Solved structure of RNA with a sequence from Escherichia coli, together with DNA, 69 nucleotides shown.
Abdelkareem et al. published it in Mol.Cell in 2019: "Structural Basis of Transcription: RNA Polymerase Backtracking and Its Reactivation".
The reconstruction used 102,899 particles.
Taxonomically the source falls in Escherichia (Bacteria, Pseudomonadati, Enterobacterales, Enterobacteriaceae).
The entry also contains DNA-directed RNA polymerase subunit alpha, DNA-directed RNA polymerase subunit beta, DNA-directed RNA polymerase subunit beta' and DNA-directed RNA polymerase subunit omega, not shown here.
The depositors describe the entry as "Cryo-EM structure of E. coli RNA polymerase backtracked elongation complex in swiveled state".

Context: bound to proteins that are not shown
Parts: sequence; C1' cells; structure tokens
RNA sequence: UCAGGCGAUGUUU
DNA sequence: GCAGCTAGCCATGCACATCGCCTGGAATGGGT
DNA sequence: ACCCATTC
DNA sequence: AGGCATGGCTAGCTGC
Repeated sequence: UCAGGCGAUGUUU
C1' cells in the first nucleotide's frame, strides 16, 4: 500500500 | 420499391459494511 | 549458469 | 459458457 478468490459476518420479522 | 414493423445483436446494471486468509510478472535468451 | 535485454 | 429486462439499435419485410 494495489487487484482477484473464498469464507464468515450481519441485514432473520 | 419505399416505408412502418418486426426480429436478431450488442450495452447496460445487478445492496452495504466488516473481517479475516491467501495470492499475486514473466519470458525467452543473453555475456562472462 | 544468473539476473537482467526486448516482448506477450 | 443455466439472465434477464430492457432498451437501443440495425436489416430485412411485406402493406402499398
């Protein structure tokens, strides 16, 4: 201190 | 034998914050 | 061979 | 490489 992935989060009425 | 219509081809867009965790320029070819 | 010349 | 909606457009397309 710059771009993808994932997952989670929460948004349940 | 021109024009209003109708049909395909491309442009545009599609919530907000986290948080992590990673993962990340070479690609041949060269000169001592 | 090693870290860099010109290019995908 | 399982959209979709729409729209905006371009090229035929058959009333006249």